[PDB]
Context: one part of a larger RNA, bound to proteins that are not shown
RNA sequence: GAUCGAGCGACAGGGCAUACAAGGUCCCUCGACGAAUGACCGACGCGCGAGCGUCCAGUAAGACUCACGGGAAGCCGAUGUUCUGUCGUACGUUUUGAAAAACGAGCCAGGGAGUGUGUCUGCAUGGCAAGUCUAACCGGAGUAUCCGGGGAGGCACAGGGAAACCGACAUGGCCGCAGGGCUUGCCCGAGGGCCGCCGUCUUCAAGGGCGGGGAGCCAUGUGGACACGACCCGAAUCCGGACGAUCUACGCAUGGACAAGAUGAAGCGUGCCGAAAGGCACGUGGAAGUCUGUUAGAGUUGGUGUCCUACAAUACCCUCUCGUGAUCUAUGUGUAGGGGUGAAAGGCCCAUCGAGUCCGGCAACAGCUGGUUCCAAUCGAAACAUGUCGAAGCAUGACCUCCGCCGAGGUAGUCUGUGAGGUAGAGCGACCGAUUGGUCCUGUCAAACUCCAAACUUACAGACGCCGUUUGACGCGGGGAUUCCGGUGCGCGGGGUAAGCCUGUGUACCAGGAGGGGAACAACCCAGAGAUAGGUUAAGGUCCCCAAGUGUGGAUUAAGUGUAAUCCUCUGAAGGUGGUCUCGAGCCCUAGACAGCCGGGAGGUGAGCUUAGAAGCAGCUACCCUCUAAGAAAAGCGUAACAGCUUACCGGCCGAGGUUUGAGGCGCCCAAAAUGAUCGGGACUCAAAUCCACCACCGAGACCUGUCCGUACCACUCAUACUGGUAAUCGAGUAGAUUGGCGCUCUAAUUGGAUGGAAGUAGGGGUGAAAACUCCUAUGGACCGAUUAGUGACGAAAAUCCUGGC
Numbered sequence: 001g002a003u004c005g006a007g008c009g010a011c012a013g014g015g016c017a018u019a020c021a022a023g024g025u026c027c028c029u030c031g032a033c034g035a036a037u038g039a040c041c042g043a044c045g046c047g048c049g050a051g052c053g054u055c056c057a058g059u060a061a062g063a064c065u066c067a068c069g070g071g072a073a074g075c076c077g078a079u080g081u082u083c084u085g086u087c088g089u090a091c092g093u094u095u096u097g098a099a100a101a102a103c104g105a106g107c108c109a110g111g112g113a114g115u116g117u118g119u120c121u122g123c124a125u126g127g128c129a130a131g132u133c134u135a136a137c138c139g140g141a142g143u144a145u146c147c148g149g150g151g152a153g154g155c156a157c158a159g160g161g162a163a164a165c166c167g168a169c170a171u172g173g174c175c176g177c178a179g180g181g182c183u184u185g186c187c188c189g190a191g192g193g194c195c196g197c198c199g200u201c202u203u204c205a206a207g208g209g210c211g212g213g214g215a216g217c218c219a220u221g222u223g224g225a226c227a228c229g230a231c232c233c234g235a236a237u238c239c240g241g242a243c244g245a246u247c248u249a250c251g252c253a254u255g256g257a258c259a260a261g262a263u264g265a266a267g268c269g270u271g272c273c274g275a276a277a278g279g280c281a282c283g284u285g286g287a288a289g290u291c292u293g294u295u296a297g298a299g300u301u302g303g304u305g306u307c308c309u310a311c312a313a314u315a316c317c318c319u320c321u322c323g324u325g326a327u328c329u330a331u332g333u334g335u336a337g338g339g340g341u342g343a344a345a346g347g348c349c350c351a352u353c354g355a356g357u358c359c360g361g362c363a364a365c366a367g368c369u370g371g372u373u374c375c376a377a378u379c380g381a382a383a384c385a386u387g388u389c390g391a392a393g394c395a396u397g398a399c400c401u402c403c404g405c406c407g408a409g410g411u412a413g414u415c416u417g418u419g420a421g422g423u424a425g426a427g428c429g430a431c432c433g434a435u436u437g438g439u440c441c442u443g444u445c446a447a448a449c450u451c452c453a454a455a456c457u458u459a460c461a462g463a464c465g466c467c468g469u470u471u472g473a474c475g476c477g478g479g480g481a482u483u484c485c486g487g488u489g490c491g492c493g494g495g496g497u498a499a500g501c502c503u504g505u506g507u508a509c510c511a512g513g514a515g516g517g518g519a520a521c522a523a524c525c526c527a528g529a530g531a532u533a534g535g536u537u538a539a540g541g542u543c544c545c546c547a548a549g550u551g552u553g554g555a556u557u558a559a560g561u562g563u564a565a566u567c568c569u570c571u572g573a574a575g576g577u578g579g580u581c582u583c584g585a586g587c588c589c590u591a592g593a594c595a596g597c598c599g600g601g602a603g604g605u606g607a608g609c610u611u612a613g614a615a616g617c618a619g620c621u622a623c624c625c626u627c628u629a630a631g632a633a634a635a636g637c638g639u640a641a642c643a644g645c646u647u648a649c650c651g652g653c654c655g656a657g658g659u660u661u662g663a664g665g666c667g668c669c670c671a672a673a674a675u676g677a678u679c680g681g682g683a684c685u686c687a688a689a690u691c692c693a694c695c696a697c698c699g700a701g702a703c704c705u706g707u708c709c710g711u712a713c714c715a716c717u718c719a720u721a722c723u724g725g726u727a728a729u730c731g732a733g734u735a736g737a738u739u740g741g742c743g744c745u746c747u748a749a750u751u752g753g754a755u756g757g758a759a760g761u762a763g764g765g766g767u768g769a770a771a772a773c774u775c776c777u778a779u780g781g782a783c784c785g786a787u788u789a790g791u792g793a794c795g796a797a798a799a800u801c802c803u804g805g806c
Stems, first nucleotide, its partner, number of pairs: 009087010023076002025072004031066002037061001042055005091104003106806006116228013131155003137149004159166002169196001172195004179188004197212006231371002234368001238361006249335009258325001260292003263288001267284007297322003302318002305316002337353001339349003374741006384397005400480006410466002413464009425452001426450002433445002437441002486510010515526003530708007540698003543682003549695001551694006562684002575669003579666010596653005602626003607621003635646003709731002711727005742795001744792001746790008760779008
Other pairs, nucleotide, nucleotide, family: 018074tHS021776cSS022764tSS029068cWW030067cWW033064cWW035062tHS035705cSS036062tHS036534tSS038058tWS038060tHS039059tWH041056cWW047049tHS047050tHS049552cSS050551cSS050694tWS058059cHS074077cWH090105cWW091798tWS094098tWH095097tHS096522tWS112796tWS112799tHS113371tWS113796tHH114372cWS115230tWS129215tWS130156tWS130214tHS134152tWH136150tHS158167tSS160200tSS160209tSS161163tHS161164tHS168211tWS169213cSS172213cWH176191tHS177190tWH178189tHS195213tWH203205tHS203206tHS233369cWW235365tWH236364tWH237362tWW244337tWH245248tWS245335tWH245340tWS249341tSS258295cWS259293tHS264285tWS264286tSS264287tHS265286tHS266285tHS274276tHS274277tHS296323tHS301319cWW307312cWS310312tHS311315cWS336339cSS336349tWS337356tHS338355tHS342345tWS375770cSS376769cWS380735tHS381734tWH382483tSS382512tHH383511tHS384483cHS385484cWH395484tWH398482cWW399481tWW401737tSS406474cWW407472tWS407473tHS408468tSS408472tHS409467cWW409473tWS422423cHS422453tWS423454tWH424453tWS427430tWS428431cHS428432tHS428446tWH431449cWS432446cWW435443cWS436442cWW450451cHS481736cSS482735cSS487523tWS496498tHS496499tHS510522cSS513528tSS513529tHS514527tWS515700cSS515701tHS516539tSS524565cWS526538cSS529732cWS537700tWH539699tHS541548tWS547698cSS550688cWH556665cSS557687tWW558685tWS559685tWH560561cHS573671tHH574670tHS589656tWS592655tWS592656tHS593657tSS595654tWS600630tHS601648tHS610618cWS611613tHS615641cHS615642tWS616645cWH622633tWS627631tWW628629tHS629650cSS631648tWS632647cWW634635cHS638643tHS639641tHS676677cHS679682tWH683688tWS687689tHS716722cWH717719tHS717721tHS733734cHS741771tSS742771tSS743794cWS745791cWW754782tWS757780tWS757781tSS757782tHS758781tHS758783tSS759780tHS768770tHS797798cHS
C1' cells in the first nucleotide's frame, strides 16, 4: 500500500518505529535582555471616496541568549519509513546551445592513464666564493653505504672581428628610493635612473653594431621546452622471414562411371530405269561436342516459398539444365604470394584475396574520436590581429596568472581651454551627374555630389571626482598558460523577397551567472551570490487555482473584442463601416425649420424648327409673359406619338429641433487546414476588459539589522600561534595560473597498542566546511599504529574500457 503520477532528492516541518553502549538534550508559565523593524485602541484634524495626517510612540511588540518554577525518557538528538511545503527534466562528454529524438554504461567488486634518460631555460632552498665542482679510477673500511685521495676536464674570471688582428670605467658629472646624520627643513646618500668616458668592427670622413665601474660554481626540490613509445587506449598501411594446393584453379599419371527409348548420316545390298553418267524404291547399316530421360552422375532457372539467436557461418522442399563428351569422378602428382592458376568474373589459392596465412619490425604515424582517479583558499580569460601547402593544426601579438625591480604619480567619469573630423540632416542661380513642363517662370534626386552642417567620437592640458605612495599604483623585466568553431539582445549598418540567413561595428549579456518574475524556456525584466536569523522592498502581482483588493472616483466597449511588454513563438493588411461614444465649424428654424400625409401643381402653346408625326422629355435652337400663394419653352419614368406617374415650385395639417461638413476614442467586416478548442487553466461583461487618476497591500539570496566563517589589510608578536581593529569603497565563475591541506605503500629515526583479543568486515554513536578522523556492539583470531624526514607500478562513475561474479 489495490483512487492514483515519473531524475528517485536537498532544506523545513508532521505520523509511526527504536534494549544497552559509543550523543543528552527537549517542551510549557512567568521573568531579564531586546538590532533592524514597529502597531491596535483612543483624541484631533483632512479627503467625493478607497483612505490619510498629528499625538499616543520610536512606546507595546521584536530573533537569539539566560534565570526561576514545572514537565518529557521513544523523551531531545540521531537512525528507518512515510506525509506535507519550497525547489528540482541524472551523471560525464561533444556543442554557440544537452532532459534531449546527440554519444556512453544492465548491476556490483577488483583492475585501469604525466614515466625515465640526456640537454636547455627559470625558480625556491643550501654550501663555497674570484672562484667553484670533481669524472673514470686508487687506498682504507664497518666492504654496493661510508672516510680519504683524484681538478683530467667543465663553467666562471674580457670583449670585438668572417678572418688577420687588436684589447676595456678597482668611478667623471647630475638626479634620487630605502637607510643614516643634524641644531628638523638641511646634509650624506649603497642599490636604482640619466649622461659622459673607455675596447673593438665598419671607417677619406661621418654615422652605426657589439662590449665595459668584480659573481659565479655545485647541490636538492620544483615549473617548462626538445628527442626519444613520452599521459592511456583507439585504424586502414608499409617491409622481412617463414607456413600452406587436406579447400579451390589449371595440368599430368593410374583406375572407375553413364537404365531405357527416339531419330536413322556415310557405306553395302536387292529391284526398276538408263548407251553411260547415273537415277528412283525398298532394305541393310548405326553416325552424332544429336534428341527424350530425377538410370548412375553433374549443374543450379524461378518460387524473390521454408529457415533467417537456423538442422546449416550458404541449409530444406518443389520447379528447372546437362546426362558419349570441350563429359563426370576417386587416388596419386606438379605450379606459391607482386608469385601461381584463370573458356576473364579482379574469379580462385583451407569460412581469409584489387595482392593468402603466421610471427617479427611494433608500443608504426595521425593536426581526427574517446578517456585521464582526493579536499579547500586567491585571481580569472580568449572565441580576435600578423605569418603559415594555412584555415579540424601551429607560431608571434592581444588577453589571464605568478615572481622580481622601480618609487610618485595615475585617469574608467564630468567641466573648461587649445586642436582633429564631413556621418545624420540639408541644399545644389555652390561644383558634379542625374531629373519636369511652359511662353524668366515651374517639377524632382545622389553610397562612389557639396556653398553648408550637427548630435557624437577623438589628441593634449588644467580643474573636481576616484585612486596610489605599510593594500607601491603608472611602469619595467622574467616563468606559466589557456585561446585563435562563438552566440544572443539593443544601436548603427552592407548583401539578400526573406530567413531561427550570410557578413561588419559599438555595447551589454549567455558561454562560465545563482536567486525572484515570465505557464514551461542560455542570453527579456528585477538581481550579481559566504553561513544562519529578523525585517523591508525590486521586477512582477492582489476573483479562484495562488501570497495579497471581488479597492476608490470616473469613462468607453457587447466583440468573450480583451484578459498576449519583448518574441521563429504574441498576426492581421489594402480597402470598407448611420455599431456606438466624445468634440469643432457652416447654414436653416415658433414670421413654423427637416420628414411625412392632404390639397394645388395653371394657361398663352400640342413653344418654333426637323417631320407623315413629336405635343417637357428623338434631334436642333430658344428657354419668353400671363395668372397668382405657387407652377420649368420641364428634372426623372412612361406612349408609336398622345395619355398616364411623379420632381421642381405654393398652400395646409403637424410642432422642435433640423441639416451639411471637419476631428478623435473603443468595436465591427475584410478573416480558409489537417488526432482535442483555448488568455497557463477555471472562468470573467457598471469586468476579473480598456483608457485617465488615486488608496492600500503581497512579493527575492536585493537592501537594513544580530551572531558566526573565510580572505585582505592594520596593531602587538619570532610567529603565517594568540589577542584587538578596519573593509560603503572584500565574498558568483568554465579553460588556465598561483597556494595550504586529506588518504594509500614501503624505508628510517623517535615513540606506542594487541590473545585481559590486532587487521578486516557488519550495524550503530561523536568530531571536521571538507578530503577524512575517532569511538561502541557483533564477527574475527594475529598482527597494528602515531610524530617527523623520505619513497612511489598512490586515490575512479565513466574510456561500445578489462576480468570475475550476479